About this RNA:
12S ribosomal RNA, mitochondrial from Sus scrofa: 960 nucleotides with solved positions. Kummer et al. published it in Nature in 2018: "Unique features of mammalian mitochondrial translation initiation revealed by cryo-EM". The sample was in a buffer at pH 7.6. An Rfam search finds the family "Bacterial small subunit ribosomal RNA" in it. A reference for the family is Yusupov et al. (2001), "Crystal structure of the ribosome at 5.5 A resolution", Science. Gene Ontology terms of the family: structural constituent of ribosome and ribosome. Rfam 15.1 lists 42,628 matches to the family in 10,626 species. The organism belongs to Sus, within Eukaryota. Released in 2018, the model rests on cryo-electron microscopy data to a resolution of 3.2 angstrom. The depositors describe the entry as "Unique features of mammalian mitochondrial translation initiation revealed by cryo-EM. This file contains the complete 55S ribosome". Among the 84 different proteins in the entry, which are not shown, are unassigned secondary structure elements, Mitochondrial ribosomal protein L34 and bS21m.
[PDB]
Context: bound to proteins that are not shown
RNA sequence: ACAGGUUUGGUCCUGGCCUUUCUAUUAAUUCUUAAUAAAAUUACACAUGCAAGUAUCCGCGCCCCGGUGAGAAUGCCCUCCAGAUCUUAAAGAUCAAAAGGAGCAGGUAUCAAGCACACCUAUAACGGUAGCUCAUAACGCCUUGCUCAACCACACCCCCACGGGAAACAGCAGUGAUAAAAAUUAAGCCAUGAACGAAAGUUUGACUAAGUUAUAUUAAUUAGAGUUGGUAAAUCUCGUGCCAGCCACCGCGGUCAUACGAUUAACCCAAAUUAAUAGAUCCACGGCGUAAAGAGUGUUUAAGAAAAAAAAUCACAAUAGAGUUAAAUUAUAACUAAGCUGUAAAAAGCCCUAGUUAAAAUAAAAUAACCCACGAAAGUGACUCUAAUAAUCCUGACACACGAUAGCUAGGACCCAAACUGGGAUUAGAUACCCCACUAUGCCUAGCCCUAAACCCAAAUAGUUACAUAACAAAACUAUUCGCCAGAGUACUACUCGCAACUGCCUAAAACUCAAAGGACUUGGCGGUGCUUCACAUCCACCUAGAGGAGCCUGUUCUAUAAUCGAUAAACCCCGAUAGACCUUACCAACCCUUGCCAAUUCAGCCUAUAUACCGCCAUCUUCAGCAAACCCUAAAAAGGAACAAUAGUAAGCACAAUCAUAGCACAUAAAAACGUUAGGUCAAGGUGUAGCUUAUGGGUUGGAAAGAAAUGGGCUACAUUUUCUACAUAAGAAUAUCCACCACACGAAAGUUUUUAUGAAACUAAAAACCAAAGGAGGAUUUAGCAGUAAAUCAAGAAUAGAGUGCUUGAUUGAAUAAGGCCAUGAAGCACGCACACACCGCCCGUCACCCUCCUCAAGCAUGUAGUAAUAAAAAUAACCUAUAUUCAAUUACACAACCAUGCAAGAAGAGACAAGUCGUAACAAGGUAAGCAUACUGGAAAGUGUGCUUGGAUUACC
Numbered sequence: 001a002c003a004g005g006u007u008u009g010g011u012c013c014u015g016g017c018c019u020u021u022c023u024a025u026u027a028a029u030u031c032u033u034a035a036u037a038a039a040a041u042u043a044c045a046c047a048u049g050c051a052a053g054u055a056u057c058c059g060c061g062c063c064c065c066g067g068u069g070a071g072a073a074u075g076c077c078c079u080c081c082a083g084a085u086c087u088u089a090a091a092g093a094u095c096a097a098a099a100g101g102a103g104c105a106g107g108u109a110u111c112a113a114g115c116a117c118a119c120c121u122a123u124a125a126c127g128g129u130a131g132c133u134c135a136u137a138a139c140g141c142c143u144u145g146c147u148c149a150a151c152c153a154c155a156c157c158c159c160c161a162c163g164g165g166a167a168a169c170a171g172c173a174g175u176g177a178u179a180a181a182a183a184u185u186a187a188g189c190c191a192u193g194a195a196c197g198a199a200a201g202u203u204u205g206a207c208u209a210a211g212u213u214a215u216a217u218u219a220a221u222u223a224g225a226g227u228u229g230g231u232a233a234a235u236c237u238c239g240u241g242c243c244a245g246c247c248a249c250c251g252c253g254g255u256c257a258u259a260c261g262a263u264u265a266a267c268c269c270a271a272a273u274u275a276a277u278a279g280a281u282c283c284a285c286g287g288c289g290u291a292a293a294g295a296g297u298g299u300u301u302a303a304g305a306a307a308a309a310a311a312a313u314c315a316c317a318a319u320a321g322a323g324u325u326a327a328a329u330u331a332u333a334a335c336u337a338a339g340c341u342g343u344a345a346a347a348a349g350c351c352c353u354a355g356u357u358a359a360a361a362u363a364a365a366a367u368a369a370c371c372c373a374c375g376a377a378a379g380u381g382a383c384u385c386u387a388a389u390a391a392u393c394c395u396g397a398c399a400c401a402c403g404a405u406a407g408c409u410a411g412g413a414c415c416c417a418a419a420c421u422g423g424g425a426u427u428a429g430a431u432a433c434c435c436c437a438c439u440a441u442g443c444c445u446a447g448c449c450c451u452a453a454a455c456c457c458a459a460a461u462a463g464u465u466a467c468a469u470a471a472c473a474a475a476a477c478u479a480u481u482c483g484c485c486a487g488a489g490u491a492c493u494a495c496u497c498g499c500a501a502c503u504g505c506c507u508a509a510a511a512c513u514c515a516a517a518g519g520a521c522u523u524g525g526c527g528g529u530g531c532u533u534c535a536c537a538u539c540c541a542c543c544u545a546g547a548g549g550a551g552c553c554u555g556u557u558c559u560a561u562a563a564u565c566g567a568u569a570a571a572c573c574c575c576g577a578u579a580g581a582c583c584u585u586a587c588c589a590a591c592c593c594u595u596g597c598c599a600a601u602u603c604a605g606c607c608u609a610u611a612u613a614c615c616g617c618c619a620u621c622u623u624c625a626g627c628a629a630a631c632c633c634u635a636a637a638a639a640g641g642a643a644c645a646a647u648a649g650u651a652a653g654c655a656c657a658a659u660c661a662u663a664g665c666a667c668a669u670a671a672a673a674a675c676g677u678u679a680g681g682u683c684a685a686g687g688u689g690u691a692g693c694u695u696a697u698g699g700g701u702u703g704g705a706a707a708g709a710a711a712u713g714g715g716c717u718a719c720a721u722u723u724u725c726u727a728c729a730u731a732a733g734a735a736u737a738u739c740c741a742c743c744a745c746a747c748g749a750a751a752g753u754u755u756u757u758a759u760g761a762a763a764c765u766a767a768a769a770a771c772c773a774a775a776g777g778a779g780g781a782u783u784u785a786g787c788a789g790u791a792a793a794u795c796a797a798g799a800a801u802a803g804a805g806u807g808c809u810u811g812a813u814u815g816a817a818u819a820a821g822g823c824c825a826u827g828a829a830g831c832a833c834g835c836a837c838a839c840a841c842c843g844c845c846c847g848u849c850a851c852c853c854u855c856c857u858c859a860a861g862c863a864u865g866u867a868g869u870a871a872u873a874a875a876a877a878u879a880a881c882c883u884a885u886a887u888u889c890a891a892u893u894a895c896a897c898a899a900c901c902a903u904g905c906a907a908g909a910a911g912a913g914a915c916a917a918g919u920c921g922u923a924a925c926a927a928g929g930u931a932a933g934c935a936u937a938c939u940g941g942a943a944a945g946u947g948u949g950c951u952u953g954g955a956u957u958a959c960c
Stems, first nucleotide, its partner, number of pairs: 001020001003019004009522005021280009032220006038213002042177001044176003048173003053060002067154003075104002077101003083095004106142003113133002117131001118129003145151001156165003184210001187208002192206001193204004224269001226267003229250003237262003245252002286485003289472002294482001296402004303395002319387006325365001333357005339350002371381001373380002407448006416442002421437004455953001459481007487514003498505002523838002525835003529832007539822002543786005550717008558708002565576002587704007596603001605693002608691003614687002616682003619678001621676001626654002630650002632641003661669002719779001723735004738744001747776001752771007792814007841928001843925001846921002849918001853913003857909002861905005868895005876888003931952009
C1' cells in the first nucleotide's frame, strides 16, 4: 500500500514476523563493443617524481584552488556588523570575524538538580542586595558533519601551538599495513579559472582532453543467471529414504519427494543474474471491561478548559475521643457422674475430666439487614455523649495528606482463634488435606512499613439515546482534560535515584530465545460436577452352577532345537485347523533340476517384503439409533435449526421398524443391524498395487522337526452317600476310606506297564481288555455363565479322515432356585455446569535434580588510555633630537594530581535460556479429586503447603 503469507480442530478479534517495490556497496556465477556518468575501506604509516610562482631587482602571490569528515550536537534560519579587499575624492560594492536571537534543531530523565551559574551602584573602583539556570528538560552521558548553487570544521599529535612529542601525501599519482571493499608512479596548459606582469606572456596534478573499471544509464555487434510446494510466473523422469541436503515466511525429506541431488520441460530477467548488507518506505489524530494499557485514594501547584441553561444542604453503619454491656466463653469453687474429647472410621490427647448451679477479665459484636446509608479511598452495621463530614463545587502532579490484611520496634492484654512446631491417623511416601496440643500473630498504647484480584478489572467533569450489534460481558455515544499503552518471553528481573524500609518498596532495561504470545467463540470429547431417570443376567442387594487348588486333555507364553507362519486388551489363547505319522507342508538337513504344469510369449515360477497400498471376507462399538443427498431460514452461518393451546424447518434414500424363517396364530428365537470408529484381523483362501528373486527367494526326491526348568488359559474326570457295583427304567440286592489284633480295603486311573484289535505301504494314531491303582477329602486373592423349558444333569447324531479330539455343530430327555428392591460404590440416557483437552483424560501439563551448551550480570584485583585551577608580569623608559630616529624588555611562581572514568583480562560467584525416549513426584486444567488466585508471613526434595484479610478470572443446577 490496492495489498498478500503465517497463530487455531475450526471461526472471529487483537497482534507481531515476513513477502511483493526502489537504490547503493560487496561477494558469487557470467561477460562482445562503444559513449556518458561516477569512482568510495581506512584523520594508520608513507620510498620516488611532480602539485606556486610571476616580475628589470622592490613587491605581489604561495590550504586560494585542491583534500578530507577527524572533531563538535555541533548547528539551520535570521539580526547586526568590526575588519580585509576592490574601485573611486568621497560614496559604493564583494568576503564578512566578534557579538547577538522571533523561530527550528540526534538519542537518552535509569542524566534531576546545576553550584556562583545573577543583579545593582556608580565610578569603572570601593561597595551593596542574594540571586541566576531548570520537568516547556537545566546540568550530564552517548552517537554524529550538514537543512547541499552551498555551508561548517580540520590541516601529524598535545581542543590551542609559545613550547613539547617529534620529523608528517586528509594535493596528483603511487606503496606498505589494514579492510568484504583495488582508477594512471599517465599528456597538455589548447580552452576556462587562478597568480604575477604595462604588455606580449609565463606558471598551474585547478582543470581540459585521455588511461583504467559491467558501478549506473543509453545504443547496438553481445547469452548467461536465477527460479518452477504456497505466498508467486513455471516440471518431468530418476537417485536418495528424517540420511544427504533445502527454506525470505509457512515448511520439505520415514520408500510413489512437482520442495533434497541430477535429468527433461517450462518460467522470468538479461550483459547481466542471484546472495549478503545497508538504506528509501513503514507505528498512534489508534486505543485502554475481558486482549498492551484508567496509574489504591483525595487536595493543591504548574498548565489548561471555561465555549448555551441552572446548582451549594438534611431518617440510616464516616472519622476521633471518653464512658457502657445483652448473648456467649473462661479462671474459680459447689454438688453429681466415670468417663470426656475426637472423626467417613479411629488413634493420640484429657481424666487438675464431664453435666448442672454460681461467676470477673479478655475478646467479639445473633436478629434488624428481603435495608442500601455514611466516608475521598481503604473502610464503617452492640449502647451513650462530646467533637465532626473541604470548595458559590471544571481538569490537575513526581508536591501534600491518607491507605485492607500481613509484617517490624517498644510497653500492656490473652477468652477464643491460630502460620510454625510436636504428637495421632492417612498414604508407596504425606515434610499436605483429617484429629489433638501449643506459639508468633489477631487485641490496647505509641511509632514504623506503604502492598493487595487496593477489580465494580469500566479515569474525572458535563451531557445525548441520535448513527449503530466483531464476540462475550455491565447497551451505544459526544465534548474538555489528565494518566497510561508500540509482538511474546527474558521481567512484579539486573543496574540506577529516593525511601525510619537493609530477605523491603519504588523506579525499570538489555543480551538472548521465539514466530507466534494473546482475547472471545464453535462443535466435539471428557469430568473422582450436580439433578432427574434407569440397568433386567445386571451395577449393588440377592439366586443357581462352575473356574482359580488335583490328575489328565488341549492352547498359549517362555525357555529348547538344524528345524514354519498367522492370531496374541475388551475384539488372542480346542484361535486359521468341521483337524499335522508319510502326504497335508509353507520349515530343517542333505541331495538333485534349470524356457522349468500352459496354445503362444527375452518367458513361465515365487507360501518373498509391505494387511500402514488394497479387493475379497469379517471382528468391534451394536439390538446403538442414527446416517444422508436436495432445498429453506439466521442484523453471519465455525455452526445451528425443536416447542403440538407449536416459536423454521421441508426432505427422497439407507438403517431401525414392519414383513420373512423356525410349516397355524401369539410369544420367543433366529436372522437382520446403516454411516462411521479401532491405519482392528487376514498379501499363507484366492486375486491383486508397489518393491523384490530368476542355474534361484524357483521346481523335485529322501529323511528329520525333537523337549520340558517354569508360568498360564480353556476344558474332561473327579474328590464320593442326591454316592459306588449288578440286575433293571425310577419300590431291588450288595458295596460304603473304616473295621478291628492283622492285613486287606471305599470313592478316584481319564495317567502309565503288558497284550490284543481297527486303519494304513508304514503306528508313533485311535479303541478294548488285564495289571496298576496315585494326586484329589470341594479349592486363597480374584473371577465366568444363566431370567424358563433357561441354568443344571443325561443321551444321541453330524461335519471333516484311510485312521485320528476330553474339540466343534446340531437333535432330544429330565428340569430348578432367585428377582415385587436400591441409587451409596460401577455403568447408561437426558438436562445443566466446567474445560488450559481436539492424536480428544491412555488428554494436557508443573518444578527440582542429572547431562551438556549459550548469553548476561556481579567480582579481590590486574592491565591500557584519559586531565586542573591560583594570583602575577607586561606599560614603562633610556639615550639622542642642524633631515631625524635608535634601543630595551615581557618570564615565572603557588599547588593538586589516576582520583574519576572508559576499554580489555581475571582467581572466582550467581542467574536466565536451550535442553533426554533421563530421575522424583503430581501443582494446574473437570468442584483436577483439599475450587482456583492476589498481598503478606512462616515452612518444605520439588512442584508446593498452611495462616490472615481480599478477589471470582468457581460452583450452589435457581415456584428447591